[PDB]
RNA sequence: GGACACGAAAUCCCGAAGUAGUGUCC
Numbered sequence: 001g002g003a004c005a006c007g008a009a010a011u012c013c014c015g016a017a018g019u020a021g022u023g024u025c026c
Stems, first nucleotide, its partner, number of pairs: 001026006
């Protein structure tokens, strides 16, 4: 410095979502 997997709660505040987070390795 790059890179792969899992992928929620909450919305009344009339909000976000393919979203935030978490675990390992060169």

sNRE26: 26 nucleotides with solved positions.
The entry is indexed under A-form helix, loop E motif, S-turn, disordered hairpin loop, RNA.
The 2003 paper behind the entry is "Solution Structures of Stem-loop RNAs that Bind the Two N-terminal RNA-binding Domains of Nucleolin".
Sample source: RNA WAS PREPARED BY In vitro transcription with T7 RNA polymerase.
The structure was determined by solution NMR and released in 2003.
The entry is an ensemble of 17 models.